Method: X-ray crystallography, resolution 3 angstrom. The entry became public in 2009. glmS glucosamine-6-phosphate activated ribozyme: 154 nucleotides with solved positions. Sample source: in vitro transcribed from a DNA template. It holds a match to the Rfam family "glmS glucosamine-6-phosphate activated ribozyme aptamer". Rfam links the family to the GO terms regulation of gene expression and catalytic activity. A reference for the family is Winkler et al. (2004), "Control of gene expression by a natural metabolite-responsive ribozyme", Nature.
[PDB]
RNA sequence: GGCACCAUUGCACUCCGGUGCCAGUUGACGAGAUGGGGUUUAUCGAGAUUUCGGCGGAUGACUCCCGGUUGUUCAUCACAACCGCAAGCUUUUACUUAAAUCAUUAAGGUGACUUAGUGGACAAAGGUGAAAGUGUGAUGA
RNA sequence: AAGCGCCAGAACU
Ligand code: GLP
Numbered sequence: 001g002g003c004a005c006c007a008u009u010g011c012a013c014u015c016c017g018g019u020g021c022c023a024g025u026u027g028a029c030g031a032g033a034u035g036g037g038g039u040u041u042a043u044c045g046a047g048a049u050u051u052c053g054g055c056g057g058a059u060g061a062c063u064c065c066c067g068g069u070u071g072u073u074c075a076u077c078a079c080a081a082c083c084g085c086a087a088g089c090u091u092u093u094a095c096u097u098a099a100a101u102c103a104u105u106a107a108g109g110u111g112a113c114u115u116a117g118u119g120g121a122c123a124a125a126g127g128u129g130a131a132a133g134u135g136u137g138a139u140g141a
Numbered sequence: 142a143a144g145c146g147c148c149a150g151a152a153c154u
Stems, first nucleotide, its partner, number of pairs: 003020004024153001026151001029045003035065006052150001053148004066084006076138001078136001088134004094128003102119007
Other pairs, nucleotide, nucleotide, family: 001022cWW001110cHS002021cWW023154cWH024112tWS025152cWW027052cHS027148tWS028029cHS029099cSS030098cSS030144cHS031124tWS033059cSS044124cSS045123cSS046051tWW046100tWS047051tWS050151tWS057143tSS068087tWS069087tHS070135tWS075139cWW077137cWW083086cSS092130cWW093129cWW097125tHS099122tWH100121tWH101120tWH109111tHS
C1' cells in the first nucleotide's frame, strides 16, 4: 500500500485514527581469486546506510598428498623453503591496479522502489620490472 | 558470472 474488525457524519485541500493479518520493496560497490582431498570463524579496500540479521554457495587459510621450480650450472635420493606458467628468504625502491557513493536526467511503478544513460573522479589487497644482501649436505656421471 | 544468489528477522510502503 490492501483486506478484515473496532472507532468515526466528519468542510478539506504540503501525507497521517487503533487493532490484527496477508502482499510488496530494500537486503554487497567494485578489485581479487580454482592441482587434488579433508578441516575452519574465506582476501581487499570505497561508501553517511540495512553493505544490518538469517540461509546457502565460494576459487581463501591451515593441513596431508600429486607434479614441478630453486637450493656451490648437470642426475637420483635426503632435508628446507616455494609454485600450480610459475615457482628460496629478507630489504630499500620504482611503475601498474575499479565500480558504486556522489552529482545528474530519462524510463517505469499509487506507492518504499526499479532499470538505464551522462559527468568527472577517488582505493587497498595484490601484480610487474629493478637493484642489495644471500640459500644445504650425501652420492654419481 | 561468486561481495555471488535467494528472504518467515528488521526498516519502509
Ligand atoms: C563473499 C565475500 C567474502 C565473505 C563471504 C561471506 O564470498 N567475497 O569476503 O567472507 O561472501 O559473506 P557474509 O559475511 O555476508 O556471509
About this RNA: Crystallisation conditions: 11% PEG 8000, 9% DMSO, 0.02M SODIUM CACODYLATE, 0.02M MAGNESIUM CHLORIDE, 0.15M POTASSIUM CHLORIDE, pH 6.8, vapor diffusion, sitting drops, temperature 298K. Bound small molecules: 2-amino-2-deoxy-6-O-phosphono-alpha-D-glucopyranose (GLP).